[PDB]
Context: one part of a larger RNA, bound to proteins that are not shown
């Protein structure tokens, strides 16, 4: 004293931290179908200059009308050039015009093009002619009808369990499905369509009676609403197309009657306000949007800038929230109050037109069959003898009959009429609209605050990131020197700050260069 060790100082690198939020996450209220009149989706175009995004469609960031609005405008996007607007533009609301190609994709073919008028295909009606119509495909989940695992649990495992779950096929709506008793069975002198919520209750019932599984009647609520056929007895009295003419359907039954407060017929008493069909047609409420809307920008100080401090004053049915050069009721938007429009409730409630409810007596005239029920074999359920369903075989009665009341048969008692049909409201989801938060705050929160399903990977099905922050104002650095120089550098100008100069607020650690102290 080299190579070098420890700590620090100035400057980097890096992007933590603090501050900030155009995005997320969750909850809540409202609202809810689209498509052959060609949807949703995709492709390709479209600007003065145009790559991405958004918009639009050969009339291509648009054209028309009505209302709103207003001195400005020509998207995101702050350029250059130019243009538009008082002939009232931009912008917003409603309605209309236009709307290429592929796409259910439909004349036929095809990797978005091509070849020579077309509902292709399957159906209904029918002028039997594609003449009039229907279906097809999409949608966040919700909904309904079918097909149906395994990992797993049982500390192994087969029944059981996971589970009628995942996933697959088919289909409807703004909600679906269900629904006016062949019910219930606190057995009653009782209840009275259906969903759903609370409870009943981990009760009954199942089960290698192991592990596990698991209702209902009733009750308290929400909301309430009941009706139409087949048949009897009638028998063309009827319906559909067409402006009409005319055509089609229909005795294998259109239409009347009628439906357990059974009905029909025959004879009667009485009466309608039940019921069904059709006309009119809301209030309120709720959600969203809109008009109007009080009161300081006074003094001194600090500051680049008062929204700060001190001083004086004001409004408030308004002291929610945001913006503005720093803490704003009084500077700007708004907020309270009052008012308007649209949408939903809802073609509903109310009102009206029409029809006609009901009762006695007689009457064995009518009342839904491979049904009810039984047996063989399975699945499913809490369903056990007593769940629900599928398959093969067999198989009844006729209201004077039949089914149910959790084993079978018979009798009694009680309840109820299956094998035809429709039905508002109260409930599910969250696409779309608005609101809300002891949620997160850029490695968080969505995969996505940014070009986001982007860049990029894979033959394909599929898979999939990262990137936020100048400044009060661009005042976004003129001139000069240097240089190969639109580079970079020096000097210089702006600003409170350039150590705010472009991934440009703050600027940790790891770590790097130079340097100080100690060795």
């Nucleotide at each position: 004293u080299a190579u070098g060790c420890c700590a620090g100082c100035u400057g980097g690198u890096g992007g933590a931290u603090u501050g900030c939020u155009c995005g997320g996450c969750u909850c809540a209220g409202g609202c809810g179908c689209u498509g052959a009149u060609g949807a949703a989706g995709g492709a390709c175009g479209u600007g003065c200059c145009a790559a991405g995004c958004u918009g639009c469609g050969a009339u291509a960031a648009g054209c028309c009308a009505u209302g709103g609005g207003g001195a400005g405008c020509c998207g995101c996007a702050c350029g250059g050039a130019g243009g538009c607007g008082a002939a009232g533009a931009a912008c917003c609301a409603u309605g209309g015009a236009u709307u290429u190609c592929c796409g259910a994709a439909u004349g036929a073919g095809a990797a978005u093009c091509u070849c020579u008028a077309a509902c292709a295909a399957u159906u209904g009606c029918u002028u039997c002619g594609c003449g009039c119509a229907a279906u097809g495909a999409g949608g966040a989940a919700c909904c309904c009808c079918g097909a149906g695992a395994a990992c797993u649990g049982a500390a192994a495992c087969a029944u059981c369990u996971c589970a009628g779950u995942a996933u697959c096929g088919g289909g409807a709506g703004g909600a679906a499905c269900a629904g006016a008793a062949a019910a219930c069975g606190c057995a009653a002198u009782g209840u009275g369509a259906u969903g759903u919520c609370g409870u009943u209750a981990g009760u009954a019932a199942c089960c290698g009676c192991g592990a596990g599984u698991g209702a209902a009647c009733g009750c308290g609520a929400u909301a309430c609403a009941g009706c139409c056929c087949a048949a009897a007895c009638c028998g063309a009295a009827g319906c559909c197309c067409u402006c009409a003419c005319g055509g089609g359907c229909a005795a294998u039954g259109u239409g009347g009657u009628g439906u357990c407060a059974g009905g029909g017929c025959u004879a009667c008493c009485u009466c309608u306000c039940a019921u069904c069909a059709g006309c009119c047609g809301a209030c309120c409420g709720u959600c969203u949007c809109g008009a109007c809307g009080a009161a300081g920008u006074c003094u001194c100080u600090u500051g680049g800038a008062a929204c700060a401090g001190a001083g004086c004053g004001u409004g408030a049915u308004a002291c929610a929230g945001g913006g503005u050069g720093a803490c704003a009721a009084c500077c700007c938007c708004g907020u309270a109050c009052u008012c308007g429009a649209g949408a939903c409730c809802a073609g509903u409630a109310c009102g009206a037109c029409g029809u006609g409810c009901g009762g006695u007596a007689g009457u064995g005239c009518c009342a839904g069959a491979g049904u009810a029920g039984c047996g063989g074999g399975g699945g499913u359920u809490g369903g056990a003898u007593a769940u629900c369903c599928c398959u093969c075989g067999c198989g009844a009665a006729u209201a004077a009959c039949g089914c149910a009341g959790g084993c079978a048969u018979c009798g009694a008692c009680u309840g109820c009429g299956a094998a035809g049909g429709c039905u508002a409201a109260a409930c599910a989801c969250a696409a779309c609209c608005u609101g809300a938060g002891a949620c997160c705050g850029a490695u968080a929160g969505u995969g996505a605050a940014c070009a986001a399903g982007u860049a990029g990977u894979g033959u394909g099905a599929a898979c999939g990131a990262a990137c936020g922050c100048u400044g009060c104002a661009a005042a976004g650095u003129a001139c000069c020197c240097u240089c190969a120089g639109a580079a970079g550098g020096g000097a210089g100008g702006c600003g409170a700050a350039a150590u705010a100069g472009a991934g440009c607020a703050u600027g940790a650690a790891a770590u790097c260069a130079g340097u100080u102290g100690g060795c």